[PDB]
Context: one part of a larger RNA, bound to proteins that are not shown
Molecule: 23S rRNA, nucleotides 526 to 1263
Organism: Escherichia coli
RNA sequence: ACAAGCAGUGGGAGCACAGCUGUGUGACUGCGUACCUUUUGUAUAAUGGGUCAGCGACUUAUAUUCUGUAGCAAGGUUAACCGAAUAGGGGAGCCGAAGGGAAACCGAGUCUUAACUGGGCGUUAAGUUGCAGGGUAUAGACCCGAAACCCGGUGAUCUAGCCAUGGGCAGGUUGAAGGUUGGGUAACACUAACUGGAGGACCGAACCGACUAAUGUUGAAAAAUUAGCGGAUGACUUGUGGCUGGGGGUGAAAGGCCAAUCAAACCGGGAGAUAGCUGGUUCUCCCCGAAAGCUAUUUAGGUAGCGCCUCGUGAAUUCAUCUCCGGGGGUAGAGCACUGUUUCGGCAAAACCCGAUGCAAACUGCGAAUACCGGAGAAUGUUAUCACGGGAGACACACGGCGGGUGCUAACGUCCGUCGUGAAGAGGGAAACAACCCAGACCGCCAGCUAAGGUCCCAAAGUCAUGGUUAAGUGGGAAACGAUGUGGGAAGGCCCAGACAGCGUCGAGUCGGCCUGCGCGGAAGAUGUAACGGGGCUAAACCAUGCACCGAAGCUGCGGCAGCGACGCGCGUUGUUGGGUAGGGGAGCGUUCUGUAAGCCUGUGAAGGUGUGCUGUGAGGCAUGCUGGAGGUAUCAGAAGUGCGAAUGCUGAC
Numbered sequence: 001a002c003a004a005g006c007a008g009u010g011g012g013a014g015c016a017c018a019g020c021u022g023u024g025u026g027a028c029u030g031c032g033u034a035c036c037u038u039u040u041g042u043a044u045a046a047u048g049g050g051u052c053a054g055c056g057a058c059u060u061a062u063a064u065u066c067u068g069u070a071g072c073a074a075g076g077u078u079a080a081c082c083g084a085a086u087a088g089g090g091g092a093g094c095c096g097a098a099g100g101g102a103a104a105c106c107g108a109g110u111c112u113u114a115a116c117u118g119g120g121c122g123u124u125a126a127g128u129u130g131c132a133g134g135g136u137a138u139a140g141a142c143c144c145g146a147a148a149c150c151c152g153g154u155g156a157u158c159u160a161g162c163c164a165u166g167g168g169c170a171g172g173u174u175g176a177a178g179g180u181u182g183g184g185u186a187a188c189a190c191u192a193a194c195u196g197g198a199g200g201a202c203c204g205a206a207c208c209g210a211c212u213a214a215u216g217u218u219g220a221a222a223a224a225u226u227a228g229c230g231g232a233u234g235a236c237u238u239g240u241g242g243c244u245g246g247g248g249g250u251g252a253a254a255g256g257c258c259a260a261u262c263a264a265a266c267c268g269g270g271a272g273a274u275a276g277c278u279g280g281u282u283c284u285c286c287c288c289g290a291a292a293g294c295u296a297u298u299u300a301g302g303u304a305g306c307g308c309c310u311c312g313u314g315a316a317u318u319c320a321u322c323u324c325c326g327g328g329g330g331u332a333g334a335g336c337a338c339u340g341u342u343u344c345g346g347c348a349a350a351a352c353c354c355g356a357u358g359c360a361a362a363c364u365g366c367g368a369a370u371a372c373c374g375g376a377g378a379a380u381g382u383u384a385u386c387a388c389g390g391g392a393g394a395c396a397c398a399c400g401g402c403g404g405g406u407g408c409u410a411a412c413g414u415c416c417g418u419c420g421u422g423a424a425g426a427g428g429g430a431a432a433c434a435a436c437c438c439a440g441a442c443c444g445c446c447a448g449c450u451a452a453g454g455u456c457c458c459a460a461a462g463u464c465a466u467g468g469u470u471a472a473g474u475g476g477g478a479a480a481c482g483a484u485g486u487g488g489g490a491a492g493g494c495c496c497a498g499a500c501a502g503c504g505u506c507g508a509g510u511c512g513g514c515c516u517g518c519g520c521g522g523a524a525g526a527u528g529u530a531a532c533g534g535g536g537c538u539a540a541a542c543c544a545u546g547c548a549c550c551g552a553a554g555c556u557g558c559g560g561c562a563g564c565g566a567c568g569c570g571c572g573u574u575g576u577u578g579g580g581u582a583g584g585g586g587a588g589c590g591u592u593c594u595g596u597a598a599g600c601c602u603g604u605g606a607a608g609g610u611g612u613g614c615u616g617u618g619a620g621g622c623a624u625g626c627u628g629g630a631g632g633u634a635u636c637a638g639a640a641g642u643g644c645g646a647a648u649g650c651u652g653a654c
Stems, first nucleotide, its partner, number of pairs: 008031004014025006035048001037046001050654006060139013075095003081089002099106002109121004142280002145277001149270006160244009169234001171203003174199001178195006207231003211228005246262001248258003283588006293306005308393001309391007318384001319381003322377006333366001334364002339360003343356003397422010427438003442560004447556003453550003456535003462547001464546006475537001481521002485518005492511003561578009589643001591640005599633003608627008
């Protein structure tokens, strides 16, 4: 042991257990797709990590600038060195108290100029030396990582070529030259048989190779095995020893081979080469909080100045919103005199002239809304504006709305403008869904009200009310176009002198267009209903009107914390603020070591290990049981090998 998914979290029975609570467990149920990195954006089926333990990344030196802090102050301070002297000496120097000018030079001025009414740079006493910190420079300069380059060595026990000296090649074939004899010739030549034993000759073992296939591919083997295959007296093969060395060798030449390594061997060194690239970068809390643009770039995934962030200092009722006032505009729209384009007419040597009608980003005899600039005025606002200075990050953006270029008014396309959101933003809604709708999470609550969106069941709230529409499950996918579907509205034709349909006959409304609401056909796709999220629905659909309710981390209530500012005296009262990546600022925890400390704790049991309880906003802290068996260390200061989960990290264990 009928049960479907990041395995928790909120709720929660039952059972067990210890003193109604605690502890263990957790049926059932709401919600809920790990972490890091990289990104516009990741549950991603992108990257990295099997796990644990240990180690593993912004340092150090010097110079320079700024901030804090301390000393002294128009001065500040010494270096080497001397000195037993952390003293004292040593003022060599350095910085500052004056600038201007290319300079001579002048000097609170000076330069420019022939000379300034001028104009540039200066003139109003704060500096300097430590100490701590932020940045910069030079150094490996946050850590790890190339391919390579250069220098000096080591290698020819593999292999390539060569040199010397030794060895090997079962067995079977073929039958070259030469020769002999006979025939033949004037002599040659020529010719038959025999002999003879040539050859990068033939068949085929050893031996040397390696053409095909299967096997093997964490192998029996880092190149083999099995069955077949080529050479096999040679440009053959093999033993021993020797020689050639790295831009060098050797090469029947494949960039082949030179110790399982070769378009430049191996080992050591320069050496931590360099890496505008990838990866990784370790405790906590508080405040603020970007950019993905412009310009330039052998620049485009880099960097620099500016814009945007942060910290600090300074000067304005500076800045923003609205109202009023003063402005310029040439867009939207429109228009057609102009520039072009276009259609038809009236007149004529079939254009103009005389008319009617359109079109325009690069047309304008017109012309908004907005936006922008300036002035004035109130209220409100986190000073939000401007300047200077310390520190940045960023210069891949994405989607949505609106205005456009491009493209097919194709693209989750591309390129601008402008606003919004995401990025760097959680919550509710849109089934699920960064970028849409609502809304901005300081913490707690088993209170309350709302937003978007909702209220038949899944699933919180109306099976709510009144009046309509739809019959298609339309609602819950789509066009030209088609059609006595059906609701509403306004005319018109015919009509008791008898219409329309059926056959002069029969007896009341009818005919065929218009506008309009909702529906019908048009309507074919591949794993499975599958184009309402599902069930289901004739309303639980649609339209209109209304009132209730539900609904968020929004708002309110109650309690608590922190920042900034008022206001009274560090405390009270009060306003306001507290989502955050890069990044800036502020404040802390803990670890090892030094002083305080020959102090204090320690068989009344140290450090370490393992539990438990308490405690603080957090890093953490305190107490104490057990283990352990000798160390530990308050406080305030001081110094850092000071914090690890990632680096295909390193070592060990598993």